This is an experimental structure of RNA (25S rRNA (3393-MER), nucleotides 3 to 419; 5.8S rRNA (158-MER), nucleotides 1 to 158) from Saccharomyces cerevisiae S288C, with 575 nucleotides shown.
An Rfam search finds the family "Eukaryotic large subunit ribosomal RNA" in it.
Method: cryo-electron microscopy, resolution 2.3 A. The entry became public in 2025.
Entry title: pre-frameshift complex of yeast 80S ribosome with eRF1 and mRNA of WNV.
The reconstruction used 460,403 particles.
The entry has 76 different proteins, among them Peptide 2k, Large ribosomal subunit protein uL18 and Large ribosomal subunit protein eL36A.
Context: one part of a larger RNA, bound to proteins that are not shown
RNA sequence: UUGACCUCAAAUCAGGUAGGAGUACCCGCUGAACUUAAGCAUAUCAAUAAGCGGAGGAAAAGAAACCAACCGGGAUUGCCUUAGUAACGGCGAGUGAAGCGGCAAAAGCUCAAAUUUGAAAUCUGGUACCUUCGGUGCCCGAGUUGUAAUUUGGAGAGGGCAACUUUGGGGCCGUUCCUUGUCUAUGUUCCUUGGAACAGGACGUCAUAGAGGGUGAGAAUCCCGUGUGGCGAGGAGUGCGGUUCUUUGUAAAGUGCCUUCGAAGAGUCGAGUUGUUUGGGAAUGCAGCUCUAAGUGGGUGGUAAAUUCCAUCUAAAGCUAAAUAUUGGCGAGAGACCGAUAGCGAACAAGUACAGUGAUGGAAAGAUGAAAAGAACUUUGAAAAGAGAGUGAAAAAGUACGUGAAAUUGUUGAAAG
RNA sequence: AAACUUUCAACAACGGAUCUCUUGGUUCUCGCAUCGAUGAAGAACGCAGCGAAAUGCGAUACGUAAUGUGAAUUGCAGAAUUCCGUGAAUCAUCGAAUCUUUGAACGCACAUUGCGCCCCUUGGUAUUCCAGGGGGCAUGCCUGUUUGAGCGUCAUUU
Repeated sequence: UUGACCUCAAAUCAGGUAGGAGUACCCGCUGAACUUAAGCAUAUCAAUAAGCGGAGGAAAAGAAACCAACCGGGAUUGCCUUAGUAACGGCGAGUGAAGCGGCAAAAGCUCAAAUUUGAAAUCUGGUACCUUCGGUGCCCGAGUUGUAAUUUGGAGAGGGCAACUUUGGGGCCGUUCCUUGUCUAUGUUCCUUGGAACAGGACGUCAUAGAGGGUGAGAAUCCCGUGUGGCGAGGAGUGCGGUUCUUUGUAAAGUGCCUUCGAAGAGUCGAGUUGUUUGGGAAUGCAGCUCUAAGUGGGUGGUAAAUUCCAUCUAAAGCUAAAUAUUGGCGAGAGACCGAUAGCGAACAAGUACAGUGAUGGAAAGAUGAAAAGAACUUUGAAAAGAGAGUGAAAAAGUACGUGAAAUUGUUGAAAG
Repeated sequence: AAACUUUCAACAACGGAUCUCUUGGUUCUCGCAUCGAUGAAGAACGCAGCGAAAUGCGAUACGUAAUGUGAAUUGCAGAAUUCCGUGAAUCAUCGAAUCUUUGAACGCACAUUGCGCCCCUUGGUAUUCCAGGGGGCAUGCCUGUUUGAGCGUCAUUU
């Protein structure tokens, strides 16, 4: 001088992700008091309300550092039971699990730490192409301080010895299935009432349909719809006889016998202390601080502690459907529920109106009639309105509208004072 | 004798009980899993021939497109043998669009309809000024890309 590497930066660099909402259920944190104890401080309420953070259709949990003590079970969850029991409690008031058993559902696993080293076999992105939830080039990269293949304790790996299996994504007929369409039975026959027959009576029909609703009154048959079946449209679907689309190249895994090995998670376990919590009581869990390990080690074995055993599992790493929860959302089916001062606050232009600066508070209000046929027209009146009239089955239904109680009032009229 | 409290086979008021009705609530059960930076929930302002509210919608505004059904909507109007049909409809669907001002709310700010910066245009015979049209400019991160920084360090001595 010129290139790296490490760390750090910057760009409206190229492409993404997070934030908020809702929050019934779920996972955590934080956290009361009223109350009960006939007072009250521990306790109880309650590991609740309120507060905060974070999810999914479920979440969490979860394939044992489990339970046990048996002639042993064998992930998790939930129900029945254990049980108001063991236990905790001013041992007061009160609180209070778990193992086993029955069952519902059941499903298993995989990383770290290993000896690819004859070949980083690995992955993102950029460009190119293609049959675009991706494949194949190529390139820059990332990455050896370790990305692939291989192993996960139930094992496994190295090496020596055999006559054993599999090469397919969404289609299409189809199939719990998702969203949906359409077709499929029978009186409006006659008399009475009425405004209206959907009532009464007589005579029928279908019925795998005599659910429900509507229509001017109580309608299987006026209609649907209901019941049975039929025919169609689109869609997350390998579950299978096949796949217009090869029929894969010197590879994948499983088993028997024998030798050598066989890593297995640390400021973690564990101990003291403090606080809190628990039924956990010489300390159930958790957390702060101090101390701080080990490899026939470690944890656990519900009374603290030496010594000797025994029985079990394997922490400090990780994924996982179902049974389980669900006063929210969406979609449905119901009820010995309520019936407008009830039932949600709201059956109605209800979280509307209105109040409060604000947090927030928060009503009342359903019914003419079958149909508006909502009262044409004439007279009084300035008009509202009246009197007629008219419509109506009824204006003893006139919108100040079904019925129209009571209080209260004008008050057939009678009576008393 | 009247006027002045009670009862009415009595009418009329006041009032809205009762009765009967129920497109509502409540409770139970069953199935499903889907909000949002591709901008949600929520808010404001608007939008109809004739709307105040309410429903729906966003200047394409009670709505456009695509689809199905197959003659409405209806208070009054108003395009009509629009009706034997790519076709009515306050109809059903609903996949394609529009989707104002905002809001986690994102150029900065916000009791303002405040104030900027970059790119392409058009015009005022203008890279710089102004106006108009259209595009854009938030943080925290992640992966990669360029440009660097640091005697942190290695090669490397003009």